[PDB]
RNA sequence: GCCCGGAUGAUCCUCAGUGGUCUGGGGUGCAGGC
RNA sequence: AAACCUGUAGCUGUCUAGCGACAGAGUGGUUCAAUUCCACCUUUCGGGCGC
Numbered sequence: 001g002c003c004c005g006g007a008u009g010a011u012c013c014u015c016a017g018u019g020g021u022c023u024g025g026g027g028u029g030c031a032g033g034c
Numbered sequence: 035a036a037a038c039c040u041g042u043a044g045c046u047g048u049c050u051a052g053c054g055a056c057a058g059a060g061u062g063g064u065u066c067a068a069u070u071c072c073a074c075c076u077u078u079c080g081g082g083c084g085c
Stems, first nucleotide, its partner, number of pairs: 001083007009075001012027006020066001028043005045058005060074004
Other pairs, nucleotide, nucleotide, family: 008076cWW018069tWW019065tWS033038cWS044059cWW050052tHS050053tHS064068tWH065067tHS068071tHS
């Protein structure tokens, strides 16, 4: 360099899940509660 | 205060003295509907090839 197998891109960070407007598990900052 | 509850969150281009305003989520496709499925691209991890 190329062929082949994945993952990857630009919603705070990550890690999962989810064809139905995203979700929730950890965290961070900010902001208030106690 | 550890803890803990609730809420919140970023980037780029353009325009604008500003605040803000118009737009972008790799490029396209499928679908009424794509973070989700498909092809390609970017990056990267593998496996392979070695005048």

An RNA with a sequence from Homo sapiens: 85 nucleotides with solved positions.
The PDB entry is titled "High-resolution crystal structure of the human selenomethionine-derived SepSecS-tRNASec complex".
NCBI's taxonomy places the organism under Eukaryota, Metazoa, Teleostomi, Hominoidea, Homo.
The 2023 paper behind the entry is "Structural basis for the tRNA-dependent activation of the terminal complex of selenocysteine synthesis in humans".
Protein in the same entry: O-phosphoseryl-tRNA(Sec) selenium transferase.
Method: X-ray crystallography, resolution 2.07 angstroms. The entry became public in 2023.
The entry is indexed under Selenocysteine synthesis, tRNA-binding, Protein biosynthesis, TRANSFERASE, Transferase-RNA complex.
It holds a match to the Rfam family "Selenocysteine transfer RNA". A reference for the family is Lowe and Eddy (1997), "tRNAscan-SE: a program for improved detection of transfer RNA genes in genomic sequence", Nucleic Acids Res. The family is grouped with related families in Rfam's "tRNA clan". Gene Ontology term of the family: triplet codon-amino acid adaptor activity.